Context: one part of a larger RNA, bound to proteins that are not shown
RNA sequence: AUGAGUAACGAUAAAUCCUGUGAAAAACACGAUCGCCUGCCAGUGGAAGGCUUUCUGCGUUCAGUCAAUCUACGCAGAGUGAAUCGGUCCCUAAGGAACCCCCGAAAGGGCUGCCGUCCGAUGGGUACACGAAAGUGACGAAGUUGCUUUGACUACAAAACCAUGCCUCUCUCUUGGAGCGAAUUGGAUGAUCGGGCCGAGGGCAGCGUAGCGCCUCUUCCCCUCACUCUCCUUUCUCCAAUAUGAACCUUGAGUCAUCAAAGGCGAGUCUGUUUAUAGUCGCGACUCUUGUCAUAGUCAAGAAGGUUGAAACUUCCAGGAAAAAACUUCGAAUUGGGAGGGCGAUCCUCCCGGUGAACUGACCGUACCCCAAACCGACACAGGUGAACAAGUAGAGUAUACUAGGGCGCUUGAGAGAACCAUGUCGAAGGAACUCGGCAAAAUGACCCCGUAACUUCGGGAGAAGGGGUGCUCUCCUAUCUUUUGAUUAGGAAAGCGGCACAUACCAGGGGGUAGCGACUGUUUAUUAAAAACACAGGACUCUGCUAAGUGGUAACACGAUGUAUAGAGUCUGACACCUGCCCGGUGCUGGAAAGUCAAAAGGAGAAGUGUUAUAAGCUUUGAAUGGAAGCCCCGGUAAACGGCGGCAGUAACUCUAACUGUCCUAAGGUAGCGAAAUUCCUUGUCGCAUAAGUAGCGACCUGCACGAAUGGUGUAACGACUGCCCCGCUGUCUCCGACAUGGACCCGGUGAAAUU
Numbered sequence: 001a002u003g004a005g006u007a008a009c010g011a012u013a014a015a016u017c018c019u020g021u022g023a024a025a026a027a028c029a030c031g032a033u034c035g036c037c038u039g040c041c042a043g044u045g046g047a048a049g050g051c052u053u054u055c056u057g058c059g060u061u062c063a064g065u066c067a068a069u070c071u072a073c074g075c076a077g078a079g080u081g082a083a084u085c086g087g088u089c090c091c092u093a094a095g096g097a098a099c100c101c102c103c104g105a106a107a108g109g110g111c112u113g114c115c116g117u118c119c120g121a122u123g124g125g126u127a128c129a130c131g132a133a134a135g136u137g138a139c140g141a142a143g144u145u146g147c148u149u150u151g152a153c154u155a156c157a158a159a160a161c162c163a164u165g166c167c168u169c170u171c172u173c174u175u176g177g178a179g180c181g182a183a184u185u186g187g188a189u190g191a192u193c194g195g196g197c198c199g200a201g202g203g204c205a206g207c208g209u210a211g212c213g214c215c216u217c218u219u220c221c222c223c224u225c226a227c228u229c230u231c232c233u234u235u236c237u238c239c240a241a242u243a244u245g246a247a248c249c250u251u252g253a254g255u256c257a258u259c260a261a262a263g264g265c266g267a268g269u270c271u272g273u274u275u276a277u278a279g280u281c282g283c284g285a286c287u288c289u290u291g292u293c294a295u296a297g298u299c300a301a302g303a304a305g306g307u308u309g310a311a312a313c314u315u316c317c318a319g320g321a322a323a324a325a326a327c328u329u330c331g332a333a334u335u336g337g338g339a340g341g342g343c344g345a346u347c348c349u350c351c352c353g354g355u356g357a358a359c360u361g362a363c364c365g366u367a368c369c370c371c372a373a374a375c376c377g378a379c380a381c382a383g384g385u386g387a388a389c390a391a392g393u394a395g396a397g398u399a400u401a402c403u404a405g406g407g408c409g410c411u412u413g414a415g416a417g418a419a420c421c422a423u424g425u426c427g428a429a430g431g432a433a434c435u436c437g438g439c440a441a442a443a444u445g446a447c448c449c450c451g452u453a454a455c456u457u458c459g460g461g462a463g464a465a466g467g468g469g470u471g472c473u474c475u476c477c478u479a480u481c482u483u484u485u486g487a488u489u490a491g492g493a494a495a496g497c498g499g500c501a502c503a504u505a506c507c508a509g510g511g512g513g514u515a516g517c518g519a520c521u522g523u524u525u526a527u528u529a530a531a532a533a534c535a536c537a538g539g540a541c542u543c544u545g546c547u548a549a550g551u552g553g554u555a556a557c558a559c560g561a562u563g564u565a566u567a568g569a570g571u572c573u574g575a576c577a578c579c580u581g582c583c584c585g586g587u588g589c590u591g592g593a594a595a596g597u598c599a600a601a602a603g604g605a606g607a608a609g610u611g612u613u614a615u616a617a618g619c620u621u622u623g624a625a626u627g628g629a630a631g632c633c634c635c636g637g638u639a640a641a642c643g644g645c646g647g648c649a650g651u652a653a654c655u656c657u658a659a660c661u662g663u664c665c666u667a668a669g670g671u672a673g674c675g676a677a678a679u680u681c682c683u684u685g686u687c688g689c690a691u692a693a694g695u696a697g698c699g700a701c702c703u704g705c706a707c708g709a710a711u712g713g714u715g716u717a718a719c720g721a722c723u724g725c726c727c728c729g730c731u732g733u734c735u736c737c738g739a740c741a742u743g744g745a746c747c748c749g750g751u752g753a754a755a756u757u
Base pairs, nucleotide, nucleotide: 001757008751009750015033016032017031019029020028034409035408036407037406043389044388050368053367054078055077056076057075058074059073063071064070085365086364087363089124090123095118097117101110102109103108127360130331131330133328141314149243162211167206173201174200183189184188249306250305251304255300257298266288267287268286269285271282317320334354335353336352338351375384376383391403392402393401413748415746420744421743422742423741424740425739426738427737429735430734433733438730447469448468449467450466455460457575471497472496473495475493476492477491478490479489498502510728511727512726513725515723516722517720518719522534523533538573539572541570542569543568544567550559551558552557576715577714578713579712581645582644583643586642587641588638589637590636591635592634596632597631602626606622607621608620609619610618646664647663648662649661650660673707674704685701686700687699688698689697
Other pairs, nucleotide, nucleotide, family: 002756cWW003755tHS004754tHH005752tWS006753tWH007752tHS013408tWS014034tWS014035tHS018030cWW021025tWH022024tHS025028tWH026413tHS027066tWH027067tHS036042tWS038404tWH045387cWW046386tHS047370tHS048370tHS048372tWW049369cWW050369cWW052054tHS052079tWS060062cHS060073cWW062073cWS064068tWS071072tSS072373cHS082085tHS092120tWH094119tWS096117cWW097116cWW100111cWW103555cSS104107tHS109556tSS122321tWS122322tWS123325tWS128355cHS129332cWW132329cWW133324tWH133329cWW136325tHS139316cWW140315cWW144311cWW149244cWW151241cWW151242cWW156157cHS158213tHS159160cHS159212tWS161212cWW162163cHS163210cWS164165cSS164209cWS165208cWS166207cWW166208cWS172203cHS173202cWW175199cWS177197cWS178196cWS180181cWW181193cWS181194cWS184185cWS185187cWS187188cHS193194cHS196197cWS197198cHS199200cWW201202cHS202203cSS209210cHS240241cHS244245cSS246309tWS249307cWW252303tWW253302cWW254301cWW256299cWW258259cSS258297tWS258298cWW259260cHS270283cWW270284tWS272282tWH273281cWW275279tHS275280cWW275281cWW282284cWH283285cWH295296cSS299300cHS300301cHS305306cHS307308cHS317319cHS333334cWS333355cSS334353tWW337351cWW338350cWW339349cWW339350cWW340342tSS341343tWS342346tWH368374tWS369374tSS370372tWS372385tWH394400cWW395397tHS395399tHS412749cWW414747cWW419745tHS427732tWH428736cWW431731tWS432438tHS432440cWW432731tWH444509tHS446470cWW451465tHS452464tHS454461tHS456459tWS457459cHS457716cHS460717tSS463509tWS474494cWW477492cWW478491cWW482486cWW499501tHS502504cSS514724cWW524531tWH525529tHH537574tHS540571cWW545564tSS546563tWW546564tWS548560tWS548561tHH549560tHS549568tWS553555tHS580709tSS580710cWH582645cWW583667cSS584638tHS584641tWH595633tWW599628tHS600628tHS601627tHS603624tWS603625tHS604605tWS611615tWS624625cHS628629cHS644667tWS644668tSS652657tWH658659cHS658660tWS665669tWW666668tHS670671cHS670708tWS671709tWH672708tHS676683cWH676703tWW677679tHS685703cWW691693tHS694696cWS709712cSS712713cWH716717cHS732736cWS732737tWW
C1' cells in the first nucleotide's frame, strides 16, 4: 500500500441562547435558562502516589479521539513562610544485622543478652541531664455517655394611689318636733321633768368615677443631669434565618463571714404610779435582736490558669505488646542565704533555698490531583486505590427516591425515525403446551394483627403454610409534654369522606410435597469447573520419659516449647443414632530363641619367584584351617495396618428349589444391613404408584456382569447460589408474536483504525 474514507469517537447526565473574541466558534470568554450528583464514579481536608501538572502573559509546531483562538499542549515568568501542623528527635514490636561465641572446603550459616545499633502502621511533642521505687499497660460483646441546643419582640408596662365625681353622713350639730317615762301610797289614778326620735344644714368613715405609675444613690454628700435610642401597625417562625459547639476538679492569691480573740449591751414590749416649772418618772418583769476590745484561726462567695469528658459499668473466655521514654516522687544537684561556734585559711562546715524558671525554640515537608484526564492499568481507558467529614424531606435505616450548598454537563455532532442488535413498557385468550432443565422473565415482598402442619437431636421446623388490616377528616380518651400558657405528635377506639386502587411512586422473601450427596457456617482450580471436591468438631490406631519424639540443615542450631503423655507428631474416617462380621496365607511393621550362614579387620600354613646352592639364608608373591555384628533362616505378633472374603453334587407328599447332607479348594470363604443404586451392560428387567401417554421420579422384588460395614454400612431434625421429580401461584418460555421507547445500524461535516492480502 489494501480492507476504507469503512468500523470507532470510551458509560441512558443534557443541553439551548445572547454578546464578545477570532479568517474560522455547538468544542473559547462571560451572562443567562436547563439539567446530574449529595454516606464509594462526581462534595470537604488529605495519606500513598505522581513531581510543575498550580497560577500569570505569549503561542498553537506537537497531544486533545474535531476546524481548537482552549487547556492537564510549546515558550516565557512567578509561585509553597509555621515553638505548636507533619516530619526531625526518644524509645521499642514484627524484624535486619554488630560484637563476642559456635559451626562450616571457600563463600558464609548459626548466636540477641553476654549486657550494643538500626527498625513505625505504636507510645512521648514543647521545655535540663544524671540514677533508683511507682507506672507507661491494653480483649471481645452489651447496655449507659457522644450522639448540641438558644433566642426571637410587654412600641414601652402594668393598675394602687388618690383622684374624682360622685351619693353617702355626722372629724362635728343643731336645729324644734314628738313620743315616752315620771309619781300615787298603798291602785284606780293625775297629768310634767328626767327623759327623749326624725328634720333642716354641714363634710365626714360607703360606692362608683377619671386615670395613673410605689426601688434602695448606704455618694458621705447631694448644690442640675444623658443613656432614652425596641411589634400598638402587619403576612413572609403562610412552619425559617441566625448563633452556639463540651462539662468538673485541681491551684494561688485578694475581700467578708468566720469563732478564736473575751463572761462584756441596748432597745422595744409590758407596766407601778404621778412627778405636774409641763411633765417623764420609774422598771418590776418580758421580749427581741446583735456584736468589740485587738490577737489570729478556717473559709464561703466572686474573678484568673491545666484539665477528667476523649470514657465508665457489667457479661464472659480464645485471657488480651515493649520501652529509665515522659510523668511522680527520692538521690544529688550548685547558685543564693544564713548560719558555721567560725579558731582549722579550713575559702571549708551544717543546714536552709532552689536545682530549668524569662528571651529563645534550627532544620526538612507545605503548590497542585488525590474514586482520577495528573496515581497503578501501553491511552485524557466504564478497571484497581486506607482512613477522616456528609445540611433537609419520607424513612428504623448511611437502605432508597428528591433537593439546596458545593461540584459537573461526561471534549464529536446535525438530520431521518428502515431492516437488524442491545436495553426497557404494555399485551387478549391461554398457562410451562417451550425446552436438555420454568434458564430467563414474571410474581411474592413492608409494618400490625389473626392463626401455623409433618418431623425432632425438643434448640428448632417457623417470616412454617393459610388469611385479614394499612388513606385521610372530627371526636374521645389515653400518654405526654414542658419545647409555659393547654395544645401539639402517636395509638386505639368509632363515625364519616373520596378514589378502581390507600406499605398507591422508590424500596421490598415465590411457596409447598419428596429422593441422592453432604451433617451444617466455611475453603478451592486468580483469568471457563465452587460441587457430592477439601476442611470441620467427633473417633481410633501407632510413636515420644524430655537433650521428648518428629522437621529444616552438613553443622552448630532452631522449631517442638520458656511445652512434658488430659502432652506433641503422623496416619484413616468425618456431627448424631444404630452399629461395626471373617481371614495374619501375601505386602509391609514388629518381638524373639539357640543353630547354621556370615562382609571386613584379625591369617594357619602351604605353594611359588629370586638367592651360593639348583634351590639353605633372605626379600617377595599368592595363600589360608580358625575369626566374624547385623542380616539371611525360623518361630511368633499386627487388619479403625496395606489388603483379600469360593465352586460342585445329589435331596420333600405340585414341579420347584432345598430346611438336609456329600463334597473339592482357601489364609478366610461376605455378617448386619442395603440393593437395577452417583455402583445393574441384559436394561426401557419385573410390578405398583403417578400421567390422556412418564427410557424419568418414588416404593417394592434379588435373577448384585461388578454392594457391604472406618478407602466405613444404614438412617437422620436443621442446612445447601448442591443434583432429580411433583404440585401450587406467576408469567411472551410458548401457540403466535405485536406496538412502543431510547442507543447504535441508515444520512451529512469532521477526525479516522483493524485483522487479511